[PDB]
Context: bound to proteins that are not shown
RNA sequence: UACCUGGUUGAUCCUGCCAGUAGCAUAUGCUUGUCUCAAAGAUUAAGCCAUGCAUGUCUAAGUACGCACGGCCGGUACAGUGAAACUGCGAAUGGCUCAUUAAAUCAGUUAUGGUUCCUUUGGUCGCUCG
RNA sequence: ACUUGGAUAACUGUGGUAAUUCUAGAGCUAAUACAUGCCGACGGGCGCUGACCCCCUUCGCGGGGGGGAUGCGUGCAUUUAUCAGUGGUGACUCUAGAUAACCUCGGGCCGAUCGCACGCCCGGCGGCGACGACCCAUUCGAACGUCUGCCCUAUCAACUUUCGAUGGUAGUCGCCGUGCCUACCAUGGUGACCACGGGUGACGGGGAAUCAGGGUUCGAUUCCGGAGAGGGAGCCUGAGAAACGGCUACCACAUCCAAGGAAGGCAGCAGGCGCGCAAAUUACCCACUCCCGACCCGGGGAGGUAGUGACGAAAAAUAACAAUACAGGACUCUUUCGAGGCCCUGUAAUUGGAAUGAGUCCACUUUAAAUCCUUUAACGAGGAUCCAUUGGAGGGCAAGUCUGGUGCCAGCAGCCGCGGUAAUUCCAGCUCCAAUAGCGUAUAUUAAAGUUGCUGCAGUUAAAAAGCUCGUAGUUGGAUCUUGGGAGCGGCCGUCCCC
RNA sequence: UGCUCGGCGCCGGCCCGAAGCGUUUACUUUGAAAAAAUUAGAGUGUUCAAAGCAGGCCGCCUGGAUACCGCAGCUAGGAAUAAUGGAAUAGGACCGCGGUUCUAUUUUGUUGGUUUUCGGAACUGAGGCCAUGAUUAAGAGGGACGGCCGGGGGCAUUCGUAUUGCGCCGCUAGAGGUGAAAUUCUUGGACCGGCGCAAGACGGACCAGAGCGAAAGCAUUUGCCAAGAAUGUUUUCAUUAAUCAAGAACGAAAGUCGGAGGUUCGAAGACGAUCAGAUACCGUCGUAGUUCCGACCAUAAACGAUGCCGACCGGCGAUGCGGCGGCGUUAUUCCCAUGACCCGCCGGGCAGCUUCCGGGAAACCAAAGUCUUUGGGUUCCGGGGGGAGUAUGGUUGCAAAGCUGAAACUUAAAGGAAUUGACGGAAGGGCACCACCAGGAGUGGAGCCUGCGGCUUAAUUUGACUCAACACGGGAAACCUCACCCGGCCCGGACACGGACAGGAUUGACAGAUUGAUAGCUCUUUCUCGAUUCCGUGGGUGGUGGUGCAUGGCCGUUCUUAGUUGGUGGAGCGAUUUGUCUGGUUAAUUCCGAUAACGAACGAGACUCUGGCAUGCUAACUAGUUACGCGACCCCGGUCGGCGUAACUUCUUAGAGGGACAAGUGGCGUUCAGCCACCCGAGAUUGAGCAAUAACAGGUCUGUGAUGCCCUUAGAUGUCCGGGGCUGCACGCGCGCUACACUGACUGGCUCAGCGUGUGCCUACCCUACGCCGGCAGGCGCGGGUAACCCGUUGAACCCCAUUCGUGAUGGGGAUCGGGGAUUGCAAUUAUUCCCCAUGAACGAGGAAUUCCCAGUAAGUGCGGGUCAUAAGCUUGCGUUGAUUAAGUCCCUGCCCUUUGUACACACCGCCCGUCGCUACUACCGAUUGGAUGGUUUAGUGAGGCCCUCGGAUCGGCCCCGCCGGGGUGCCCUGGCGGAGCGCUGAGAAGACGGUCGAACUUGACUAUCUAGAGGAAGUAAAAGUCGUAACAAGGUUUCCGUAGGUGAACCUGCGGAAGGAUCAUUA
Repeated sequence: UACCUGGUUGAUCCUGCCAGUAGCAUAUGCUUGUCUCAAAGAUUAAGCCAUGCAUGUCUAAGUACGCACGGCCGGUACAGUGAAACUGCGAAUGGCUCAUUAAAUCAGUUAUGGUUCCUUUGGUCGCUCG
Repeated sequence: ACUUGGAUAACUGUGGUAAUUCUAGAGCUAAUACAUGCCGACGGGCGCUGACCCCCUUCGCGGGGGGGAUGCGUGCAUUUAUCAGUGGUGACUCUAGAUAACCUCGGGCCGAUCGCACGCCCGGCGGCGACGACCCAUUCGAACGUCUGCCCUAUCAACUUUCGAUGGUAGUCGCCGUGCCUACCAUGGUGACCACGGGUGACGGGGAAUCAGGGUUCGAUUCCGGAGAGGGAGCCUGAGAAACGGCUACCACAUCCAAGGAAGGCAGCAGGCGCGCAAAUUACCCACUCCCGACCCGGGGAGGUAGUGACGAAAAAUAACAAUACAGGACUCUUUCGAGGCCCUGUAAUUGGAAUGAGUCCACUUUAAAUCCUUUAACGAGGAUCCAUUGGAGGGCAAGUCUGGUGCCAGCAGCCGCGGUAAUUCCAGCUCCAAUAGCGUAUAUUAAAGUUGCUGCAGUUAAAAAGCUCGUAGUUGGAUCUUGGGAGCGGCCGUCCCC
Repeated sequence: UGCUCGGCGCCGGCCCGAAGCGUUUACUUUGAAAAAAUUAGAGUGUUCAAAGCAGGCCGCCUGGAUACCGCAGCUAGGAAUAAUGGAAUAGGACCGCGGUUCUAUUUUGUUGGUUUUCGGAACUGAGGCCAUGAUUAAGAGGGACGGCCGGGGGCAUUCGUAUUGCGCCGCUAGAGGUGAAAUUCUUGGACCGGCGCAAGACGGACCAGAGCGAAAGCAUUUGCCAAGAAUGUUUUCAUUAAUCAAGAACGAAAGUCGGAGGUUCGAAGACGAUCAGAUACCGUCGUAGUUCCGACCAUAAACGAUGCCGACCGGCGAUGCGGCGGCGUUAUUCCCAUGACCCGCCGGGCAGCUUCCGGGAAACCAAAGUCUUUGGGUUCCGGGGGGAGUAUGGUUGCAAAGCUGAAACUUAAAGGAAUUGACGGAAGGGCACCACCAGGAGUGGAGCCUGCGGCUUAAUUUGACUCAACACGGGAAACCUCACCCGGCCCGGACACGGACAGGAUUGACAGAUUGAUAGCUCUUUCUCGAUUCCGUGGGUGGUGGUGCAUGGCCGUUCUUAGUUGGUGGAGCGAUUUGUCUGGUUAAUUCCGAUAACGAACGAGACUCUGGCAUGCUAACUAGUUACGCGACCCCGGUCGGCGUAACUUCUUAGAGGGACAAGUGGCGUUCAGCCACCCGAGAUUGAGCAAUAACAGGUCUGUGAUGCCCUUAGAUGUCCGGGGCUGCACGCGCGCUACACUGACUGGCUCAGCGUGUGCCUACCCUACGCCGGCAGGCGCGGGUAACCCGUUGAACCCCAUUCGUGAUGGGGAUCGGGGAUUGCAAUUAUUCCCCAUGAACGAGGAAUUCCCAGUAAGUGCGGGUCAUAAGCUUGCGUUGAUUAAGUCCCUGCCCUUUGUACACACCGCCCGUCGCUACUACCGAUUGGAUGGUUUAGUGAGGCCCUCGGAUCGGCCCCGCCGGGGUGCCCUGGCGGAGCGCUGAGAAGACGGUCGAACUUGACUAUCUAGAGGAAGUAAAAGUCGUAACAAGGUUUCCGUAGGUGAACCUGCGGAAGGAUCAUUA
């Protein structure tokens, strides 16, 4: 590096496959001094699971009469800290797996002028005659 | 309206049950929970309806012009109808304007909320925020659609259709388009350009391996999108779920029990059983990355950090050098036989100092805290025993016809072959060869394989042209329609433009 | 290409830009849009590198690029190529007009109006105008037309001989049939001949490397019908075409069904043969079928093992059809023009020949070429061998079967072409008494000898087993040999090391036991001898031990025939081939000649010996002849191997030469190579030796001090001694000798050879004349000879002459056996050999079979040599006597060469096939309404949620009256205290009907996979199995295909094909 070699015959040229050759990626055998990275219960059993953990959350600003602590100037409700609990939000993200699934998922390409959209950002929020 | 209503949790108390993150009763008490709701802007406008009224004009009836006390309605959204055509789009039944009303008691919005700073006109007005909210946009999307694209199979050739199959009409439902569903009709739709069916050790794709050029094989797997949480089914709440570290059944499996009942869901992180050829710790941390929440403060087996770790990849020890031998070449000389050393190279269980790493180990750094790497003291090598293996040695295919045993036995041998008493092939010793911290084996797969051939194979005799012709799809199909002139530059040519 | 806005502008106009407008599509190019990561890649010292996106300079400077991202979609240029369209009853493109219906308003100051001038849309009448619109007519195709052509098809017709049968006549005993026979027919007249008749087949010769057809296929005449190619064509249409999944027509033979018919042939079947068997080939019958009609079947080695259409790339001669020309001949006579020829050209067709077109593995192919310089278009189809065209499923058919069509498993080859050899119950040309013919002697039959096997044994040593083992190992062994067996000695174990050791390492021994023995081998007793030894340890030596399957040498054999090999050149990719050969000729690869070979080498031949011939040479007291002398005997002569010497070499010896060459003549012959006959002559072919290349598991280790390895080595497989065996004896075989008699035997007499050998290194053992004793073998004495000297003149046998026998197992034959006598030997018994007497067996010429040989040969006959102390039934030589038959062939057995075929190649004693039997493995079929798991689904039942209609446990709120009032002014609203109607009204739980989604269960059904199974039937693999031999060579019946039928099995048979055949060919 755009590559072949052995085997049918007494010998020959062919066909032809077999077997050697090199990688790779699972297992396994034997061996293993240093150092940097690094896969990993996918394949069979998307079989079954002991135990423990994995989703919780409070600021000046929703509710503070638990002395659970605590001050001083005390009575002009409430200093302040704060368990708990109500409220609000998140729990529909992340992770795991590949069983299902063959115009389906998906990919590229557009369409919602046929629709919903917490939050964020920016508009509106004496427009109404009681 | 200078501010409404009445519950409830936490708390106190009395208990149940064997058991649960089970709760019952009573005694209190809050709201940005749950309800109810004004005042203000506010003084009028603008549409109708219009008691009445004046002015111009007619001889008068008649004609026109304003004004107008009273009543009803009024904003946005919601639903419907009609009118007219501000700002658009390629295109609206778009957006806006006008009118007539409607506005669901399982009730659209029109603030009864919280905190700072505390001031100014003699009770009133005030800044900064926070929370909430109808609607519009925007973000994040989600969902449904368009076009094109997927492996194998014909021992799957016809498939779908009054239980929707294809279309139409009108609805229902849906967030909306739609046979999505219902009714009434029409009889369609798809298929040799492979429908339909079956199979798939099929999630798909970005990609991975091998490779001249094509190709072939893999893609469970860290990114994107999908699907599912033991199998199905059904739902609550919520913006978003048919969610499962939510609920409800049934099925299968399984846990506790005073036998009455209760509690499930590791295809999350560890871990265990089972299965197998086949795969790690019931570790530490929120320090990083980011995520969530009322949040500068908390949580995060998400993630990060270590442990196991020859899946695999990168670097790279197992010695290096002098002096003596000794064997060479090269050199002056020598017919040769030879010497010497100007001069090297090689290996010798010959001597010898110089080195350095593995390892042991202070400290520092590292780091959430550590480990490890790195820095660096102190030790740390001569048969540097601080001991390199894995396979081979007939060919392929690099490497003994050495020795001993065995004697078609044992066994080697991917294939050809070796073994029958003198084995280059077994089993061992010696030596050698190949790669080297790696090597062998088994298996899938790629190249080799121009043995799948599009590039690129063959079909007389090696495997192979239908017995022969017609013939539909398929594939492939004769020749023919604008050719020339001109500037520009350099040397009839290149070269660019115009017609 | 063309046709509202702004500014080189400016006088309604020029002119440039921007917007809309625009056969289409594929294609190409560009521009977007397309996630990072991965990949490629830029920058950058992670100490390098894999990596990472970082980093660098004394706060600053900086990076964190870019490419690629198919298909599909979007954008703007290109217009070659590929599609696609316009105008053709013009309903055409362009240009102005004219009417008709609605209608944008600049309109008329404002207001209202009909049509307006005015613009927009549509409808329509007459026009003009265009160069007015149709490419060509394919060495594409279709169709027409023309004269033809053809075993093309169908229907009808006609003819031909044959075959079979029948009638009549004839004359006869055989006819058939075969390799040979038989079955069969036949005096009841077969077969043969003649005249006839009938029926059903079938179309000969003509008949071809000829024709037609899509193929299958097609051959008497004539008629009819429909078709068709090719040619000719200045005819038409104008792309209509090529190849083709699905689908369709035809489709040999066989077969199936239904009718008709059935002469021949003929599956099946039967019989006769052949054979070990023959359920075959051969023969005699003979059913279905072979024939026609109607329908199926849809298969063939259906082949050109070669798809079809198109283009190109050499020559040559033909052939079939058609057309176009051109000297001449001939027929129509009577010229035209047609036919028959002749010479060409063109087109299509079937083919052939030649070739370095070119290809291929080659055979070969103008296609199998235009192919690594790979692409015209397209259908079918293959992927090592088998299993297997099998199973299963589907489908067609009446069936047979057809079409589709696997897998499990098994295996390292199967196969194609060509080369060389081997083989062929292949062909051609030759050859040989180890082949045959004609013969001769025999052998195989008997007795004995001797070798081999077998048995037996202590051992009966062993090698060799077709030719090429078996009177062989020189192999006739008493001992030795000797290797075998039973005993007993010896070391003849070098050498080295260590030990003991002169106070003795160790030799040897007479007695007596013991032994077999006078082996001191040992035992008891003591002596002797003196480093030579012995003890151990290594090693060595020897071996007739093994291995000839480790070998050398030698021999034999292939292989006594003519065969074999280089060099250079040529042909092939090559193995290889040519040379080394078509023909003639020879004993010959021996020559002539031919020639891609030329020049050579071996073998053959030549060569050496041997035989035959010389009155010429050399020569001879170890060879003789002739003379002469003498002697002896007889009657001058004769005889004498009686004695002796002057010549000579004839006889003898052995040297040198000569001689013979197909030389001479006559035929045959390419007048060559050579062959036949004859003359002349001793010979017109004397006999051997040597003997190529390649080989062979041939024999020999038992020839070796040739020898590797192994075994053994002191209780020996060394070696020696003694004895025995190799000779053993129910059988079988081989080589031989003697015979079976009168062509002989016995007994007397007579008379002739040629090769040799002979007194020994060891080493003893020679050949013998002659005298005497003895029947005999023998013995006792003197002599010669180391040899042409003596045996010896080699007095050999057979043969020849004379006796006795007399067809009798006899006087043939002489086995067997008894008694005695000599020799050799150390020793003879299982008798070494020889003698004498006696005994007197089989054997009457030898079955099947089989050996050797042709001129001095076979055969008889003896004599030498070897072996040998004693010694030939063997072998090798020699003579003596001496033929029968043959001068040829390929029949048998083999050999050589060529061609040919091959599935063989440790090579036909090869290979290989099937049934059946055993074992193992793998799939199939298979009753069991088998079984198990999934999946999907009908129907029933149906939890649970959701919706709807009800429901109203309970919890409120106001209405109502009762009392006390605060207090506004008797009433009202507030604060408390109550009964009670629960008057309306709000919230609302459980539950219920209905609906909906719907798990899940039960049931069936469909489908997927797996699994059990009696039995049956396969396949594959073992394995020296059984029966045959089907195939390979003409494989002994050529093979194979399709289809039937049959048989133990490979197979056979019928019909039709194919050559892949044993024929590229068979004559007017």

The depositors describe the entry as "Cryo-EM structure of stalled rabbit 80S ribosomes in complex with human CCR4-NOT and CNOT4". This is an experimental structure of RNA (18S ribosomal RNA) from Oryctolagus cuniculus, with 1697 nucleotides shown. The sample was in a buffer at pH 7.5. It holds a match to the Rfam family "Eukaryotic small subunit ribosomal RNA". The literature on the family includes a 2001 paper in Science by Yusupov et al., "Crystal structure of the ribosome at 5.5 A resolution". The family has 90 seed sequences and 75,755 matches in Rfam 15.1. Ions in the entry include magnesium and zinc.